[PDB]
RNA sequence: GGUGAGUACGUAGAGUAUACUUCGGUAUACUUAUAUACUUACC
Numbered sequence: 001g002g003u004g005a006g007u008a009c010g011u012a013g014a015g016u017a018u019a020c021u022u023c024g025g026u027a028u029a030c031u032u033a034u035a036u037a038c039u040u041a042c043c
Base pairs, nucleotide, nucleotide: 001043002042003041004040005039006038007037008036014031015030016029017028018027019026020025
């Protein structure tokens, strides 16, 4: 003289499958998605 770069933290919603068993039948459980912004260093 000039300009690059880095990083923090916070919030809410949808839908679907299959087990057990007295082998007659029937019931209930759970998974998942994605966004904003701030600051400062260095040759």
The RNA with a sequence from Neisseria meningitidis has 43 modelled nucleotides. Method: solution NMR. The entry became public in 2016. The entry is an ensemble of 10 models. The entry is indexed under RNA regulation, pathogen, RNA thermometer, RNA, Structural Genomics, Seattle Structural Genomics Center for Infectious Disease, SSGCID. Primary citation: Barnwal et al., Nucleic Acids Res. (2016), "Structure and mechanism of a molecular rheostat, an RNA thermometer that modulates immune evasion by Neisseria meningitidis".